Overview:
An RNA structure (tRNA), in which 74 nucleotides are resolved. It was solved by X-ray diffraction to 3.15 angstroms. It holds a match to the Rfam family "tRNA". The family's RNA type in Rfam is transfer RNA. The work is reported in "Structural basis of RNA-dependent recruitment of glutamine to the genetic code" (Oshikane et al., Science, 2006). Crystals were grown from: pH 7, VAPOR DIFFUSION, HANGING DROP, temperature 293K. The PDB entry is titled "Crystal structure of Glu-tRNA(Gln) amidotransferase in the complex with tRNA(Gln)".
RNA sequence: AGUCCCGUGGGGUAGUGGUAAUCCUGCUGGGCUUUGGACCCGGCGACAGCGGUUCGACUCCGCUCGGGACUACC
Numbered sequence: 001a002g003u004c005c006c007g008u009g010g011g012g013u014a015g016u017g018g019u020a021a022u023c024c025u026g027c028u029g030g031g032c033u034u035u036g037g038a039c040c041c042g043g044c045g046a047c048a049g050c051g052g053u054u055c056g057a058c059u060c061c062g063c064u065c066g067g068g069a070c071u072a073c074c
Stems, first nucleotide, its partner, number of pairs: 001071007010025003026044002029041003048064005
Other pairs, nucleotide, nucleotide, family: 008014tWH008021tWS008046cSS010045cHS013022cWW016058tWW017054tWS017059cWS018055cWW020058tWH021047tWS028042cWS032038tWW053057tWH054056tHS
């Protein structure tokens, strides 16, 4: 060089072009704690990056940064 996959909260884990993202974990307000935890209300925090198509793109197409699989004289 060709085909192709992965990149989702701080750690892991799902799932998705749409009026937008799942739990565990983390962290924090209250309740119940006969001044633990557990349980119950509620908060914080993600869609890898640039374009093209689009009414809107992590989500389709291409190019990058990142990991990989596979093929690369007849």